The RNA (Adenosine RIboswitch) with a sequence from Bacillus subtilis has 71 modelled nucleotides. Rfam match: Purine riboswitch aptamer. It comes from the structure "X-ray crystal structure of mc6 RNA Riboswitch bound to azacytosine". Crystallisation conditions: 3M 1,6-hexanediol, 0.1M Tris-HCl (pH 9.0), 200mM MgCl2, VAPOR DIFFUSION, SITTING DROP, temperature 298K. The entry also models magnesium ions. Released in 2010, the model rests on X-ray crystallography data to a resolution of 1.7 angstroms. The work is reported in "Reengineering orthogonally selective riboswitches" (Dixon et al., Proc.Natl.Acad.Sci.USA, 2010). Keywords: RNA, Riboswitch, gene regulation, synthetic biology.

RNA sequence: GGCUUCAUAUAAUCCGAAUGAUAUGGUUUCGGAGCUUCCACCAAGAGCCUUAAACUCUUGACUAUGGAGUC
Ligand code: 5AZ
Numbered sequence: 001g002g003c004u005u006c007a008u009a010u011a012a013u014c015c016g017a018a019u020g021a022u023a024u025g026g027u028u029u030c031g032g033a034g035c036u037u038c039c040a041c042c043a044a045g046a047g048c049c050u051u052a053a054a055c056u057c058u059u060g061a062c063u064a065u066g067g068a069g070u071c
Base pairs, nucleotide, nucleotide: 001071002070003069004068006066007065008064009063010040013033014032015031016030017029018028025049026048034041042060043059044058045057046056047055
C1' cells in the first nucleotide's frame, strides 16, 4: 500500500431560490446547513394529492476515518 469485516460520520436527511407538471402528473437545476471529514445526498417500488401546490413512506449504497483480520 491492497482487500475483507466491524465501528464512526449522515436522517443516502433538512432548508432556500428558481424551474416544470397534475392522478397517463409529481420535472429540471443552483445555493445553504448537516460530518473532528473529502465524496455523495440518489434509485426502484408503493402511497398520497380529486385538479391544488405541495409531496410521503419503504427498501437498497457510496465515500472518508479508525480498528481488527488478512497478503
Ligand atoms: C455516509 N456516507 C457519506 N457521508 C456521510 N455518511 N458519503 O453514510